[PDB]
Context: bound to proteins that are not shown
RNA sequence: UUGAUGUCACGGAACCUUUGUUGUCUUCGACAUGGGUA
RNA sequence: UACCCAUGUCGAAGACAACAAAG
Repeated sequence: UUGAUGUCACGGAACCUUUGUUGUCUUCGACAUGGGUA
Repeated sequence: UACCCAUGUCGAAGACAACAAAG
C1' cells in the first nucleotide's frame, strides 16, 4: 500500500578542469643561582 | 642603609608558516 483495455525508465556514465606544493646550512660558548658583612 | 660579590655547572632546537576545496 495499486487499479486495470495503454508505464521503452535496462530512456539518462556524477561526468568535465586542478602538480601536496612553497620557504629553511643538523647547526652551535658564556651562562646559571641568591645572598652575605657591618 | 652602605659596601661586597660568591660558586662552577650545563645541553638547546625535534618542526614552523600557508593552502583544508573551488569552477
The RNA with a sequence from Desulfonema ishimotonii has 61 modelled nucleotides. The source organism's lineage runs through Bacteria, Thermodesulfobacteriota, Desulfobacterales, Desulfococcaceae and Desulfonema. It was solved together with CRISPR-associated RAMP family protein and CHAT domain-containing protein. The sample was in a buffer at pH 7. Method: electron microscopy, resolution 2.77 A. The entry became public in 2022. The 2022 paper behind the entry is "RNA-triggered protein cleavage and cell growth arrest by the type III-E CRISPR nuclease-protease".